[PDB]
Context: bound to proteins that are not shown
RNA sequence: UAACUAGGGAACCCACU
DNA sequence: GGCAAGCTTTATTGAGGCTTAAGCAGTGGGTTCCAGGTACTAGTG
DNA sequence: CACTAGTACCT
DNA sequence: AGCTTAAGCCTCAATAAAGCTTGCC
Numbered sequence: 001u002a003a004c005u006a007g008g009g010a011a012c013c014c015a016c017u
Numbered sequence: 018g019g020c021a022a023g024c025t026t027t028a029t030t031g032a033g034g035c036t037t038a039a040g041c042a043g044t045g046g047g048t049t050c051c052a053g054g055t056a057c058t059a060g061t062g
Numbered sequence: 063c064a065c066t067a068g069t070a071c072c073t
Numbered sequence: 074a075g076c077t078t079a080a081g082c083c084t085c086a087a088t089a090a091a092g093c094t095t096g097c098c
Base pairs, nucleotide, nucleotide: 008051009050010049011048012047013046014045015044016043017042018098019097020096021095022094023093024092025091026090027089028088029087030086031085032084033083034082035081036080037079038078039077040076041075052073053072054071055070056069057068058067059066060065061064062063
């Protein structure tokens, strides 16, 4: 003598209804 | 021979025909791609 | 002293 | 792939001003 948060997007394709 | 009711012209002004955005059902799972091209320098031969 | 590579800046 | 609908843009027919035009004074 326990240090406690997470991180993107855009396109296409496929599937469910 | 001058105005004037009517004819002719002349904008004129409202009324029919042609291109152009803008919308186009919902919810999940995988793949791929987003910087490249020059510039300027250090290290190694 | 020369060539090429590595990486940092421009579009 | 197509649609549709408004919406801006292109042309066409009455129409009143503008000016002749001859008809009457």

Entry title: Structure of paused transcription complex Pol II-DSIF-NELF.
Shown are 98 nucleotides from a PDB entry: RNA (TAR RNA) with a sequence from Human immunodeficiency virus 1, together with DNA.
It was solved by cryo-electron microscopy to 3.2 angstroms.
Rfam match: Trans-activation response element (TAR). By type it is a microRNA precursor. The literature on the family includes a 2003 paper in J Biol Chem by Kulinski et al., "The apical loop of the HIV-1 TAR RNA hairpin is stabilized by a cross-loop base pair". The family has 45 seed sequences and 48 matches in Rfam 15.1. Gene Ontology terms of the family: RISC complex and miRNA-mediated post-transcriptional gene silencing.
The entry is indexed under RNA polymerase II, pausing, NELF, DSIF, TRANSCRIPTION.
The entry has 18 different proteins, among them RNA polymerase II subunit D, DNA-directed RNA polymerase subunit and Uncharacterized protein.
NCBI's taxonomy places the organism under Viruses, Revtraviricetes, Retroviridae, Orthoretrovirinae, Lentivirus humimdef1.